[PDB]
Context: bound to proteins that are not shown
RNA sequence: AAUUGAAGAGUUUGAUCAUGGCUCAGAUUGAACGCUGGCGGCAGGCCUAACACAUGCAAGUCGAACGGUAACAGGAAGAAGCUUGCUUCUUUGCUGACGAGUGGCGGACGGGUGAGUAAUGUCUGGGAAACUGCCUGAUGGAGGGGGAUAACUACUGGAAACGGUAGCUAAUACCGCAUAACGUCGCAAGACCAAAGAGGGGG
RNA sequence: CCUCUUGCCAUCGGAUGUGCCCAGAUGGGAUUAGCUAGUAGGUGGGGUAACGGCUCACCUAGGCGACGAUCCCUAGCUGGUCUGAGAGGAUGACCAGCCACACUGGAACUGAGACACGGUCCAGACUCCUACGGGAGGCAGCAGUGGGGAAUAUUGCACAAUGGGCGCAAGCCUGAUGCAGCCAUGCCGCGUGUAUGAAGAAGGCCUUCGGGUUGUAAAGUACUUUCAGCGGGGAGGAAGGGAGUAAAGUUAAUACCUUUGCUCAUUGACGUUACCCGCAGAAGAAGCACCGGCUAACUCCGUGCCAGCAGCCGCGGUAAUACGGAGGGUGCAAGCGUUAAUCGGAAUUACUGGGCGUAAAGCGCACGCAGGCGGUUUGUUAAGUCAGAUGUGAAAUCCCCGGGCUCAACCUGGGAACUGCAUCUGAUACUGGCAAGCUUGAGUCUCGUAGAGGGGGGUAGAAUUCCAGGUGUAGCGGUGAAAUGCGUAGAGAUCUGGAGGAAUACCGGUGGCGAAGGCGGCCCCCUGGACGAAGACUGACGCUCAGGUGCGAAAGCGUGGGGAGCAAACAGGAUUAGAUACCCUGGUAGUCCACGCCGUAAACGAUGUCGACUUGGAGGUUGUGCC
RNA sequence: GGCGUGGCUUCCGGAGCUAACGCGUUAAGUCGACCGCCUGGGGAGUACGGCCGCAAGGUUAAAACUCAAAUGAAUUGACGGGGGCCCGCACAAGCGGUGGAGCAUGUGGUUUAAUUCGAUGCAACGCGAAGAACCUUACCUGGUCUUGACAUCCACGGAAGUUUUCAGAGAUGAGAAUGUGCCUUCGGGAACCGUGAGACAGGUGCUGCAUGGCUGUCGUCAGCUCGUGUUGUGAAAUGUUGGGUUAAGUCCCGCAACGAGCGCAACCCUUAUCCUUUGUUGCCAGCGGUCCGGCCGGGAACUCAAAGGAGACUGCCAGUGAUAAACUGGAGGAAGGUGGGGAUGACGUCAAGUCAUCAUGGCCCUUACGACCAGGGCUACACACGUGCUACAAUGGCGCAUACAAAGAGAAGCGACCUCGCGAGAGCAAGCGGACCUCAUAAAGUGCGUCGUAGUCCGGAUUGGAGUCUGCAACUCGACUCCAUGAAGUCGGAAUCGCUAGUAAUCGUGGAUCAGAAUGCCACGGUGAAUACGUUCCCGGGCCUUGUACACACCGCCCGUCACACCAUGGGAGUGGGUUGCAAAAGAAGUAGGUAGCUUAACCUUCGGGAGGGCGCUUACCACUUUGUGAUUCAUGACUGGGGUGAAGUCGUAACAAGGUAACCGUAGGGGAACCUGCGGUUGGAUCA
Repeated sequence: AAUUGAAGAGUUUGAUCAUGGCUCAGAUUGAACGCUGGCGGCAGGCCUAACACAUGCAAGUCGAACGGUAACAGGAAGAAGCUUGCUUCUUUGCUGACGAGUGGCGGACGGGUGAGUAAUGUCUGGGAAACUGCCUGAUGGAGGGGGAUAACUACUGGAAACGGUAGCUAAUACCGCAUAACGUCGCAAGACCAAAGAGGGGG
Repeated sequence: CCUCUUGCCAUCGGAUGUGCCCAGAUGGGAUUAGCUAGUAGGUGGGGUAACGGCUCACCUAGGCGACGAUCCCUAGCUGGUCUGAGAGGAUGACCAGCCACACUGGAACUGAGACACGGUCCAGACUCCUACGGGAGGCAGCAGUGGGGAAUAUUGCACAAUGGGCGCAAGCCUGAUGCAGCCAUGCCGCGUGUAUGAAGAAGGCCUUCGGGUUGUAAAGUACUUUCAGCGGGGAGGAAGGGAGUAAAGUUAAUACCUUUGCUCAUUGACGUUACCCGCAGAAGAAGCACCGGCUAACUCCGUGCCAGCAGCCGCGGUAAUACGGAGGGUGCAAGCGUUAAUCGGAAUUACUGGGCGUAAAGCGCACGCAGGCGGUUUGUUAAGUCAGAUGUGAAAUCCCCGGGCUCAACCUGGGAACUGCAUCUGAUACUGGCAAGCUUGAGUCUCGUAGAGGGGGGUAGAAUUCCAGGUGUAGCGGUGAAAUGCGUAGAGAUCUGGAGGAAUACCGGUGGCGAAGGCGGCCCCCUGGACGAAGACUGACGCUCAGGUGCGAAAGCGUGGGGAGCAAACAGGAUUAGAUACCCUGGUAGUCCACGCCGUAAACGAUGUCGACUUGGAGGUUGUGCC
Repeated sequence: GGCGUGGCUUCCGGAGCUAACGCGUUAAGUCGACCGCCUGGGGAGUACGGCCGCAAGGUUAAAACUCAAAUGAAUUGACGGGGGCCCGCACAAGCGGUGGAGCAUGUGGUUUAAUUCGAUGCAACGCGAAGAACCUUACCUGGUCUUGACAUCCACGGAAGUUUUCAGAGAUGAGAAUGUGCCUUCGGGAACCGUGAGACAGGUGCUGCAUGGCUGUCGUCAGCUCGUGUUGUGAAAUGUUGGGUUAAGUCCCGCAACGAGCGCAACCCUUAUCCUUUGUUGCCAGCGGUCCGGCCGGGAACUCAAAGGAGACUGCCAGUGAUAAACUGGAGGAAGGUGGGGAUGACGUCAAGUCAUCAUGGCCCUUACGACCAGGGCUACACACGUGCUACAAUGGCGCAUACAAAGAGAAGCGACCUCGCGAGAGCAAGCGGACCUCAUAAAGUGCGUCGUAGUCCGGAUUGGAGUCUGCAACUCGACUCCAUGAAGUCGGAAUCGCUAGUAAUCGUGGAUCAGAAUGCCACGGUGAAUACGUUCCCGGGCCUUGUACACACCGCCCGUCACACCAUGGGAGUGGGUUGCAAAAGAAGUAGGUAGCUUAACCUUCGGGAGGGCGCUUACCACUUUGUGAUUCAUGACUGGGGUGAAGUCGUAACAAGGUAACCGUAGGGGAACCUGCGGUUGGAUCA
């Protein structure tokens, strides 16, 4: 310092004043069109069909939860031509990793549109009867078991999409049991309720 | 086995997000006025994360609405944006907040969170595959296509930065985003050269034929090179992350791991970046509208109410600054015009900020509920109002001050502002509430006064008409003039008697009364208002009035009466070109009464009601005081 | 009777207010409370819906479309079948006409080869034209020319001129003769002729609506304005209105006007009276002589001529009147109130007339739209109109005789006398450029005679014959004469014109134009009336006022039906879409409740099972979908109602002025239409003398 702000004109009449409408000068835009068109900066760009949509892309990731090993890139155990170097090997989840699968988290965000909605919306201001992943403070817990199930294997149905049957297998998947308050119910006494491991290093 | 990290469970906190409730605000329409039965409330059960008719059973009979419910039309809301001096008006594209939706209709499941854009199930329309049994799909993500349209772009590059998901990390994913492409769509900046140059050249155009103008404009001469082109140089957006290293700081451990520093090598899509420096040469860069007035800018030829122009007023029919071309000029300029659309001007919906005697506009008049407004004094209250404070009023935007891009546009730091809302604390003049008063507004009473105020009943005199009769005799009546009509069946005139209806001469008066419409002889009955003089009384009881209600000339309508005069209609006679008229002769509704309806008039003072105030003169009418 | 004090009320007016008009203590002033209502004109207070009503209808109340206005008040005009006051041959009173006939003349039309162009209500039509056989002439036909009929410039060649001829309608063409100038530095130049080129000439071609100039007209009407001041917001007003008066805006008085200008009047011409001067070509009173004629001598008086003067001013008198202006009358005077008559025409109006008098912008033609020539036309002729002439008779016709004017013209002219001719005229030939000479006897009149009311002794058209004159030339197409002919017409329908006194009527005379060619025009005398009560009435006009919807202004404006086309819109048997209420039907999937049937990992089992779960089934809710019936909205519909637009359509004239019956409002009835009529109402009606 943050309110420096306010113009008319034309047209009714023979002429006049008034009334009164119409019209113009301004500013603006998600503009369009006609004529024209050099460069740059910054911004903006389906307002209509919330019409119909070819194609590609817009949501994955984690092996430090798990069984695993399709592929590779190698470390091992065993292998043929013929350059005395060498491929090529064949095997092996051992290792880096990693297709498919279980599991976790994400997919409720980010992005689009304005159809509906005249008030379960929005805005401003109050409020009480609530939940809340990830983040975060505090206090404790974190024991001991079990049954499965993909994947896989064998068979099998269907043109396909998608399934069926049987047998294996794992976990931070799932379910009891134990434990159990400053939790829940109860006036109280009491009653009742959970969990999961995984990685790094090491005498 | 030890230790460290990380994850798991419970409970109570934080934070964030979300669900819910209330008040006020948020379009149009009354030619939408009634709407509502889980409807409104209660009790109990159920239900939800949670209150709750959320749901159900029962009970009560409520609830909403002219402060506009219900219904109908339209619509995403806000911050803001445009316009405006402001108050307003218009608007809601981009950016940011909220909401809703995801082919259409419906549903739940999973989940902390969805009734879920790129999930599930069902149904539908459409498209596609099929071996005919059955299956598949959803660009309102980014590109893109068709289509609709006056009209709106690339099937690009990159995750380098910021941010998001997952992960211990490395990293992977990311059409968010950063960029690039296209388009004058806007805003801003810059260039298209700068000096000098009279020969006032040539041409164009005009000319009064002298010249004028285009004109320093060209050309010529001397310079400068921005930008574009070509060469070279070259920031900043790259913060981290990875390896080792040393300390701590941890442990049984010099180990793992974590923090710090220290060294290394590296990370950019844009990108041939911005920017800078050289090179050559005025070279590669000007259009569009307008020129009658409004409105800056004038003339010639071409045309002849044609062709055409036009926003308004208008222009054009032979002597067009208005149409068309040119010369000249004016305004804008990488744009310029046109159209569309909004506000302005428009004080032309007037809150700020207008009107209503005659221009549009006072309801025909009144009473009156809701509503608006309220004489005077004291106390109290503190709602309005006012003062201060606290919370909030997102950021962006606008505005002020600065700061960064060479400037500007753009970007950006602090402020102001957000005029609002709520709460708390104060003030008490005014307004409101409450309590008490007061008498001046309003009203009551007493005594009188004038009055066509109203309703009902009666009655009088004049006159018209009709009827009966007497006298009498040839016309009457009517007009501008006639005629129709009436009359020897004795009219008209005149006299007598009777019937009936309507209206009340004079008085009578810009006299009176009434709210208005209206009201006129005289008398009675019932009844309303006004006014004056003295007091007494009540104590603001007032004013206005949407809706409502009542009154309301004449004409008209219904039913029943009445009917002299008058007279729409109707008939005839005239007039006339005609004469469905004006004039004449007749004449029915109606005019009159009772009751009901109608509800309108130049129902006028074209002037709403109530109150206050503000020089005079001459009357009318009606009171009253004194001399 | 005086002074107060209340209520209601009428008129005027102050501030203030108002666009103005106005309102103004009964506000439309200054304020407060509340309500109603308006937002351009039309469409329309209409449609649709609602409410109300027995109905008539009332009330609430749009839209599409269309226009650029509509409106209020006031101002200046104009207008009025508004008012007042005045005026004019405007009526009235009179007199004579036009309209009928023939003829002259102009126009319209028709005709034509052409009938040249113009004027074309009053304000064209005997008008431009004051004079068309040729010419004029501008038109037509034909024959001709192209720097030209008319100018300048350049060059070439020559004088110009005068008689010739022939062809030709002529324009023109070809030749024939005969002279060759005038100034003139022997260079010449140009008065004038040809010829050749191109600048040009030329245009009576168009526009009078591009113009000047000139003119008509309202109208010789009394008006029309300005400066300054003052009033009003303003257009504007005042002056200029008012009382009188005048022919007059003439004058006086008053007055917010004071002054002025153009108009009025005066100055000008003429006419009526007189005086002075001059006296011929004019004059003759008195004299002398006459040829009887102012003729002669004379005279200057008179008439007259024409110069200068006088004269008339409401000057004088009386009365009225406003102590005015002025008016009424009287005297004198030739004349009396502007004596009579003329000239003189305000600001303007009609785009009035004229481009063909001339001039002139523009346009147009240029071997023709220019120029020349001969002949024709402007003179036509079924017809209509204007202006005139001559008549229709006895107030006259004819014959004989005989009086009295004014004005004017004349040299390529006026033309006497005399002679000839019936005559128009002819021949000869004076005089006069004029008070001298000529045109040139005025006629009407008067006297006498005749005609005797007839289509005539009226009338004098038409036609035949014979002539004259002008002119190169009278066919088309002259005037005039003579003989013959002897039409219509017997006083003119509706209608319509002029004139107020030396006028009308009537009668002659002259002039311009012009060779010739007036019944026209302009001018001149002679004779010489009637009537005017008056402004009740009608045209044109002036001044004041008032109403107005008018403003190129009443020949203004303007309303409605009807007809045609188009546009938007209401109703309409209905019909087809969209949305939506109500009453039901329906029940995929999902979730929830129930559960016979089937089935089953985890927990509990005394090992049989149990619990619990799943599937299936079932019920509830509910989407799709279905039915019935309403509402609402959109589209459309034969036909129909009104509205609007549109070209000079038809019928009227309702409104605006007193709009010719004041208008309008409500209502009712009637009528092709605007409207008309009844009843009540309003003034937003004019007039009121």
An RNA structure (16S rRNA) from Escherichia coli, in which 1519 nucleotides are resolved. Keywords: MS2-tag, H98, ribosome. Taxonomically the source falls in Escherichia (Bacteria, Pseudomonadati, Enterobacterales, Enterobacteriaceae). The sample was in a buffer at pH 7.5. Released in 2023, the model rests on electron microscopy data to a resolution of 1.85 angstrom. An Rfam search finds the family "Bacterial small subunit ribosomal RNA" in it. A reference for the family is Yusupov et al. (2001), "Crystal structure of the ribosome at 5.5 A resolution", Science. The family has 99 seed sequences and 42,628 matches in Rfam 15.1. The entry has 49 different proteins, among them 30S ribosomal protein S12, 50S ribosomal protein L22 and 50S ribosomal protein L36.